Shown are 93 nucleotides from a PDB entry: RNA with a sequence from Lactococcus lactis. Bachas and Ferre-D'Amare published it in Cell Chem Biol in 2018: "Convergent Use of Heptacoordination for Cation Selectivity by RNA and Protein Metalloregulators". Rfam match: Manganese Mn2+ riboswitch aptamer (yybP-ykoY). Rfam's curators write: This RNA was originally discovered in E. coli during a large scale screen and was named SraF. The family was later found to exist upstream of related families of protein genes in many bacteria, including the the yybP and ykoK genes in B. subtilis. The specific functions of these proteins are unknown, but this structured RNA element may be involved in their genetic regulation as a riboswitch. Released in 2018, the model rests on X-ray diffraction data to a resolution of 2.54 angstrom.

RNA sequence: AAAGGGGAGUAGCGUCGGGAAACCGAAACAAAGUCG
RNA sequence: CGUGAGGAAACUCACCGGCUUUGUUGACAUACGAAAGUAUGUUUAGCAAGACCUUUC
Numbered sequence: 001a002a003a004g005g006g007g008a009g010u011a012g013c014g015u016c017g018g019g020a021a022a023c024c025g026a027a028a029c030a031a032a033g034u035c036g
Numbered sequence: 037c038g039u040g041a042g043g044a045a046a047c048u049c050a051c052c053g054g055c056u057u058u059g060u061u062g063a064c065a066u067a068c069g070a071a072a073g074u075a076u077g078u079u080u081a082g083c084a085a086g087a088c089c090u091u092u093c
Base pairs, nucleotide, nucleotide: 003090012083015026016025017024018023027061028060029059031057033055035053038051039050040049041048042047063078064077065076066075067074
Other pairs, nucleotide, nucleotide, family: 002090cWW004089cWS005088cWW007086tWH008053tWS008054tSS009084tWS010085tWH013082cWW014080cWS014081tHS032056cWW034054cWW036052cWW068073cWW080081cHS
C1' cells in the first nucleotide's frame, strides 16, 4: 500500500471555561442502550 | 478476543469499563434577592489516524 482489523471515535489535534504564560477544569451516581 | 457462569451453536446472564439517552447532584452565564440562595439555560460540538493483521489483482 486497496478493503477491513487496529480505533470502548485508541493516540492526536481542536471547541467552551479559568487563567499574563506555562498550564488547568469540562465532574459524581443511577437506569437503560451500543461497543471494548 | 472485555471477564465469568449457562449453552450444541445462535444466544442468555452476571461482573469490571467507555459512549450516547436521561433522572438527581456538583459547576458555570444570567435575573431577582442585603445576602445565603430561588429559578432558567449551559455543561468537549467537530475532524480523526499512522506503525501494526488478512481475503485479493
The PDB entry is titled "Crystal structure of ykoY-alx riboswitch chimera bound to cadmium".